[PDB]
Context: bound to proteins that are not shown
RNA sequence: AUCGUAGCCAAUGAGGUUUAUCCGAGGCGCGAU
Numbered sequence: 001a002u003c004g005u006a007g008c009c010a011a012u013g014a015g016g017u018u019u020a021u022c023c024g025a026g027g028c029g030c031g032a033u
Base pairs, nucleotide, nucleotide: 001033002032003031004030005029007028008027009026015023016022
Other pairs, nucleotide, nucleotide, family: 010025tWS011025tWS013024tSS013025tHS014024tHS014026tSS
């Protein structure tokens, strides 16, 4: 990184190189490749 994600976090905001007084649903762990 990709796919699977029965545990954890998360709109009371995930996670943000692009457009930041702007964007808005993912990330972690785990298993496989």